Solved structure of RNA from Cutibacterium acnes, 892 nucleotides shown. The 2023 paper behind the entry is "Sarecycline inhibits protein translation in Cutibacterium acnes 70S ribosome using a two-site mechanism". Released in 2023, the model rests on cryo-electron microscopy data to a resolution of 2.78 angstrom. Among the 49 different proteins in the entry, which are not shown, are 50S ribosomal protein L28, 30S ribosomal protein S15 and 50S ribosomal protein L3. Rfam match: Bacterial small subunit ribosomal RNA. The family is grouped with related families in Rfam's "SSU clan". Keywords: ribosome, sarecycline, acne, ANTIBIOTIC. Entry title: Cutibacterium acnes 70S ribosome with mRNA, P-site tRNA and Sarecycline bound.
[PDB]
Context: one part of a larger RNA, bound to proteins that are not shown
RNA sequence: CAUUGGAGAGUUUGAUCCUGGCUCAGGACGAACGCUGGCGGCGUGCUUAACACAUGCAAGUCGAACGGAAAGGCCCU
RNA sequence: UGGGGUGCUCGAGUGGCGAACGGGUGAGUAACACGUGAGUAACCUGCCCUUGACUUUGGGAUAACUUCAGGAAACUGGGGCUAAUACCGGAUAGGAGCUCCUGCUGCAUGGUGGGGGUUGGAAAGUUUCGGCGGUUGGGGAUGGACUCGCGGCUUAUCAGCUUGUUGGUGGGGUAGUGGCUUACCAAGGCUUUGACGGGUAGCCGGCCUGAGAGGGUGACCGGCCACAUUGGGACUGAGAUACGGCCCAGACUCCUACGGGAGGCAGCAGUGGGGAAUAUUGCACAAUGGGCGGAAGCCUGAUGCAGCAACGCCGCGUGCGGGAUGACGGCCUUCGGGUUGUAAACCGCUUUCGCCUGUGACGAAGCGUGAGUGACGGUAAUGGGUAAAGAAGCACCGGCUAACUACGUGCCAGCAGCCGCGGUGAUACGUAGGGUGCGAGCGUUGUCCGGAUUUAUUGGGCGUAAAGGGCUCGUAGGUGGUUGAUCGCGUCGGAAGUGUAAUCUUGGGGCUUAACCCUGAGCGUGCUUUCGAUACGGGUUGACUUGAGGAAGGUAGGGGAGAAUGGAAUUCCUGGUGGAGCGGUGGAAUGCGCAGAUAUCAGGAGGAACACCAGUGGCGAAGGCGGUUCUCUGGGCCUUUCCUGACGCUGAGGAGCGAAAGCGUGGGGAGCGAACAGGCUUAGAUACCCUGGUAGUCCACGCUGUAAACGGUGGGUACUAGGUGUGGGGUCCAUUCCACGGGUUCCGUGCCGUAGCUAACGCUUUAAGUACCCCGCCUGGGGAGUACGGCCGCAAGGCUAAAACUCAAAGGAAU
Numbered sequence: 001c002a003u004u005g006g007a008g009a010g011u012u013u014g015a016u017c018c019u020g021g022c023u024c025a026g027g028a029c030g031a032a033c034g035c036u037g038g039c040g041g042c043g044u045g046c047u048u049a050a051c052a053c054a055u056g057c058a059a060g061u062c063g064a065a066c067g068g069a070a071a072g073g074c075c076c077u
Numbered sequence: 078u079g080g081g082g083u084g085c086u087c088g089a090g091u092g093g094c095g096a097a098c099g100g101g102u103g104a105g106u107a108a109c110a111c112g113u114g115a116g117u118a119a120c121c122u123g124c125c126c127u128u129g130a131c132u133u134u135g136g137g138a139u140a141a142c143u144u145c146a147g148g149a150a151a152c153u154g155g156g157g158c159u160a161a162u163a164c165c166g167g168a169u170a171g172g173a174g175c176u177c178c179u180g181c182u183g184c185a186u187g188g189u190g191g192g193g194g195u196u197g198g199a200a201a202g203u204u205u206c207g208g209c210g211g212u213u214g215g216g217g218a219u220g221g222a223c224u225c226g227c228g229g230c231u232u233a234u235c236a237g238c239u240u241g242u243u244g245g246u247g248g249g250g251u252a253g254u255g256g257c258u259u260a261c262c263a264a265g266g267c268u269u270u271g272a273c274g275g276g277u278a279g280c281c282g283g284c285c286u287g288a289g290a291g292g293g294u295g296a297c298c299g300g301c302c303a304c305a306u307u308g309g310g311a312c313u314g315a316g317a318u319a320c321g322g323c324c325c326a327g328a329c330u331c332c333u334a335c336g337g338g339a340g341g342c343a344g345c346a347g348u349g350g351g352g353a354a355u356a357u358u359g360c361a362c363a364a365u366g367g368g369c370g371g372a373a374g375c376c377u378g379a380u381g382c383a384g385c386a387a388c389g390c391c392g393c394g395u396g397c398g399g400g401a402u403g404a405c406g407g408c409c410u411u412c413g414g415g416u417u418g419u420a421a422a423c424c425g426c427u428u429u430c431g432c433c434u435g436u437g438a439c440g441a442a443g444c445g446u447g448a449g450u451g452a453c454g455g456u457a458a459u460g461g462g463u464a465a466a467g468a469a470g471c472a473c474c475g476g477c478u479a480a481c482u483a484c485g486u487g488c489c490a491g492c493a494g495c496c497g498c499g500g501u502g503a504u505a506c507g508u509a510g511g512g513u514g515c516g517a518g519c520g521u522u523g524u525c526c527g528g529a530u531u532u533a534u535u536g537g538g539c540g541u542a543a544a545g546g547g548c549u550c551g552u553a554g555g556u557g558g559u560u561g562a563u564c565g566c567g568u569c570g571g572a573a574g575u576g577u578a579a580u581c582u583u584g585g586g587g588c589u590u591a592a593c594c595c596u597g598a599g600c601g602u603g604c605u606u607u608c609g610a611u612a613c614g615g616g617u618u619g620a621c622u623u624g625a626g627g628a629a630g631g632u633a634g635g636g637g638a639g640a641a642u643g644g645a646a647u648u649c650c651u652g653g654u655g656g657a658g659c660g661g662u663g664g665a666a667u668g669c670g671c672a673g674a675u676a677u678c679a680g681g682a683g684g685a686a687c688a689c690c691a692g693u694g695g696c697g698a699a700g701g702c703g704g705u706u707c708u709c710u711g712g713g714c715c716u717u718u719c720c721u722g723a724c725g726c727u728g729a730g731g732a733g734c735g736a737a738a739g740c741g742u743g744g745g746g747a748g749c750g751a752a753c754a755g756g757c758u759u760a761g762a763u764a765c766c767c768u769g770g771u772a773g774u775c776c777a778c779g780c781u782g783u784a785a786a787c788g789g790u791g792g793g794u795a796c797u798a799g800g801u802g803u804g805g806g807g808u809c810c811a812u813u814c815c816a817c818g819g820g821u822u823c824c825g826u827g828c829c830g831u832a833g834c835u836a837a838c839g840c841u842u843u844a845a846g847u848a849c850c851c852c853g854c855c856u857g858g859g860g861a862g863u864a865c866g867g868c869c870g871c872a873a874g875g876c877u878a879a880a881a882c883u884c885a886a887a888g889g890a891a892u
Stems, first nucleotide, its partner, number of pairs: 008024004014892001017889002026526004031522005038393006044386002046351001051349003055346003060094003065091002068087002072085001074081003101304003111228007120221002125217007133167001135165002142157006173196010202209001230276003237267003242264008279301004283294004306327005329340004357383001359382003365379001366377004396426004406417004430467001431463006440453001444449001470515005475496003481510005491498002537855003540838002545852001547734004554727003558621007566614002568610008581599007624724001625721003629716004636710007643687001648682007658669002695702002739780006748774002753769004791851006799829012812816001833840002857884003866877004
């Protein structure tokens, strides 16, 4: 008494090497936009104005605590 | 028809419980808010469980109702009347107050067991007889509260903050500790290890990225916090930021009969608005969860579902096999053909999805006394039928970067992420053919991480590329030679507790697979408790002398300050002599000179700098330091003995020193000489050159505090070939009994040069090599060491120190 893991490229010069910034290839998103758009499964959906809110609903229940009788329901002119 | 409250039932009313949960949002908050771990011997806790006692005796009202009055309304006030598990006397009950003994004890206030004295604290009844309840002790569970160690932003161009503030004592208050509050006493408390102030922000489990370390982030989901029109306040309650409560005020909206009233979607859906941008005014309580009820049951915009949107992830389809005659048509051409292309045509197949039609669930081992009971939902799944059909786009093709040609255009139109492309042969613009990458998506924009080792702990640098402070002293801090003993804080190893779940990694399992879901484990990188180890770090303590400092002796020197003083030279003055120029330049002139210059000699005055020695050298922390003498004074070097015994190193901030120029007051002023004047040169010459010449240069005392203050190289230490000059102290040798000489040792100061290092140049024992400790500093070029602010200064200015904007280079060495 082994590891689960690391890629660069362009551009300063007549050419070179170094330094060095800038730019790009990757991944991602509660995203938006453009073009386009068949279906299904599972998620997600006011990030801004904690801005102002029409309308309905979102917290009631108990007659086995109580007086009772405004409704329905039984029994009676 | 009213009548029986008669039974179920049942508006309104009293009463109980709930309404503090669930749901929302992230405004505030840089704070014990949150994460993590502990403490309460400073705590409260309804419903639920458990256990011990009990559930006693009375009384007075009131809502509803009724009547009256007032009001537009909201509603308000009287009279009468009525019941309770509503309300209020009393009795009786500990572990409630006070107090006294006594046992065992903790962590200080203390905790706890036993006994005694004393003063006291409750309750409710009801039923369909199956029930269901009431009060009070003690435990349990649950939930909350407070306190605390540690942890996670930015800013010093915010340096002082605080007066109930910090502590003490007594009282009050509270569930509870506490300046929580109060009175009195004291003068504290916090802060350059960043208080106070400004900016931003809910925190976290997690999410994205990354090899990791990190960086960014805080959507869904889950935990904590905060808030509910803005500000404040309490009330009720077991429990309150009281979202769908109350009171007051402000701003709003609405009603009004003008007197006065009503309201708060950051609950769900929805509207307006803002915006680049985010959905239905849906169904059901069938399931799970919650509230009340003994229960049936009622309520539930929690939740389960459905609608909407390619917003994300995943899966599937748009056909499959054959088909050369390599057909037409496009496009290209070298007019041969090539290419689209097995592509098509044509032939034979298959039916997933879509469309049509049939069957048809699970979720319910629920619930309901039963009967019966699924919102999703005729849903999923599935049988049959149709036709190869109803089903492909988007970006790109100069390089990075996979994929090229033609036509059109002619620095125009335009493209671009960078390099760049377009000026008549454009693989870069526009179109077409062909192609490539992806595909129900594809691109663009925004944002984050990566690449970027481009803030480098992992993992960089500072001689010349950006970067060593001008230099030293020194405070905090960081750091520490050899060794004995000991502690066990760091460090290391076990154990226990904790790190919820989800996520994440991984093993199994389920959805036809996948996404997704369930389940086991890991992870949860920590923290607390506890038991070990003692090598190292550190603490305590004791030694040692080699680092460091000191003593004694030896010793080199432009180290510094003060005072006196020496000579030459310049200039001026006086006199003698003498006479025409002198001076100056590339050439001249300005200028000076017969009023006797220049020159020459003598005498004198004055200021400044010190030839030779003198560099290849000495000294100083650096800046710097050169006539001589004396006075005062700093540091260095060497030495065998001696002494102390790690006393060392470095040093943010701070302080001092700091060439020259400059400034202030006074003095001085020979020479020199900014400014200035004139002469020359010139196209001009605000210059070079010439003649003049003031500040200044000098002195005294201050100020300024900057330099290419450079070795462009911070200090300390150890190690790693040599060779060869030179400065200083020793010591040794031979001849001397000097010294010449050689060695050798310690400390400087150069040159050459190996290993090594560096992009190169070069450095190389005086490192720019190999290492360790501490400080300063760099992060592309300009803007800019500039603005604003602040500090310093008499002023000049110095110090600290940005941003917008702009460029794609700027730069180093070398060829």